[PDB]
Context: bound to proteins that are not shown
RNA sequence: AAAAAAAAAA
RNA sequence: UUUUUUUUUU
Numbered sequence: 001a002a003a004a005a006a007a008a009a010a
Numbered sequence: 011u012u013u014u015u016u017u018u019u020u
Base pairs, nucleotide, nucleotide: 001019002018003017004016005015006014007013008012009011
């Protein structure tokens, strides 16, 4: 820094 | 699409 799972937002 | 948690990669 990106991605997946749960959550939240938009 | 940004964050939080678990994971992974870097």